[PDB]
C1' cells in the first nucleotide's frame, strides 16, 4: 500500500 | 469520516 465479518469518537 | 490495533494478498 490495498481489501475485509471488530472495536472507539 | 478518522483512528487504532487482527488476518489475507
Ligand atoms: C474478520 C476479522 C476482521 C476483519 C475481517 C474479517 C478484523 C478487522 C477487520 C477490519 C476490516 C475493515 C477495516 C479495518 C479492520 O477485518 O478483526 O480497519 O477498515 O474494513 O478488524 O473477516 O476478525
Nucleotide at each position: 500500500c490495498c481489501g475485509c465479518a471488530g472495536c472507539g469518537g